An RNA structure (tRNA (34-MER)), in which 34 nucleotides are resolved. It was solved together with CCA-adding enzyme. Crystals were grown from: 50mM HEPES, 20% PEG 3550, 0.2M Tri-lithium citrate, 80mM NH4SO4, pH 7.5, VAPOR DIFFUSION, temperature 293K. Released in 2008, the model rests on X-ray crystallography data to a resolution of 2.65 A. The PDB entry is titled "Complex structure of AFCCA with tRNAminiDGC". Primary citation: Toh et al., Embo J. (2008), "Molecular basis for maintenance of fidelity during the CCA-adding reaction by a CCA-adding enzyme".
Context: bound to proteins that are not shown
RNA sequence: GGCCCGGGGCGGUUCGAUUCCGCCCUGGGCCAGC
Numbered sequence: 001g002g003c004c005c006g007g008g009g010c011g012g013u014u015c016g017a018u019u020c021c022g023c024c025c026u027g028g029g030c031c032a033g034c
Base pairs, nucleotide, nucleotide: 001031002030003029004028005027006026007025008024009023010022011021012020
C1' cells in the first nucleotide's frame, strides 16, 4: 500500500437506505517484498 472480517460517527442519492455511491474516526486477520 492492497485484500478479508467487525465496531462508532457522517455526506450524497432515492418514494423509500443497514441495504445503492462515498467520507471521517476505529478493532482484528491476511498478502507482496526475500